Context: bound to proteins that are not shown
DNA sequence: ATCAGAATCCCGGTGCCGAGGCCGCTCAATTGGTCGTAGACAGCTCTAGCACCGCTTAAACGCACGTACGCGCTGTCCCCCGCGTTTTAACCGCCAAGGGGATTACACCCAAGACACCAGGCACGAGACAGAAAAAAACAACGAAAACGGCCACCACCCAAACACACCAAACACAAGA
DNA sequence: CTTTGTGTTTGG
DNA sequence: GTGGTGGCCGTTTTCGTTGTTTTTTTCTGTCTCGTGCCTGGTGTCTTGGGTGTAATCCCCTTGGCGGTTAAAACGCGGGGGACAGCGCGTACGTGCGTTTAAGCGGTGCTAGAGCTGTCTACGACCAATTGAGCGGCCTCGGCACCGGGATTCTGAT
């Protein structure tokens, strides 16, 4: 025991 | 340059009306001639013209320099030449009429032309203000310069936190191996 | 000589 | 899609500063006037002839008409000349210092213009006589007219 990225749902 | 192809020329025949000649008559010229006065001339005087000068300067010359004008250059757009056809009023040529212009003959109003007469206009002379020369203050048309108009340009942000989940490189060219 | 694998550079 | 501020044209509004102005006072000599002298213009007449005016006349002009016939007109196409923008180059315009003679007045000396005074040549003005120069005249030719044939160029190729 990754990273980087994009979705979605807490309040 | 070499083509044909206009338009012009030069020619060599025909016409027809004006040059250029002669006819006779007048009117400007020659001509002989007189009279005075324009102007030639040769005397004299007195302006202004032309000559030198040297002090003073103001205007010319001779150079530096760039600045904005000459002219060449393109480029473009339309206005004039061509040039073929369709319109008009030029012109030739004919005859008719009367206005004006030319010409004559005649009187008299007007103007040269002449003297005498005098006061307008002139040179001359002389005193003073207009203007002309030297010299000392108050305006304004162009550029450095700030500023004052923007004005659009270019960044920064454009609310916290957390939970869950998916799901991430290809062409081309060198080298190696069969 | 040729094919395939691998490594390195990059958009119409 | 909205925030303000550094990074750039655009646009006044000042800041100077030179000529001219102009303003003075100052000085000088040119106009503008007052006096007297004389020359050109007034007066007044006379005497001749230029004109003005009227009476006839013809010649010139103006006019009107109607035939071809050139020429004005008119358009149509398109080529080249105006006329305008841009530049390159340079020549002319200003200023400076440098260098010439222009103007200024102030003596000096005689040519010459201008005014003068006397004699006559030479043009004028007037009459009487002659013949060139002028309208009128007709023939006759230089030359305007022109249908062809020689030439000289233009624009196309």
């Nucleotide at each position: 025991u990754u990273g980087g990225u994009g979705u979605g749902u807490u309040u």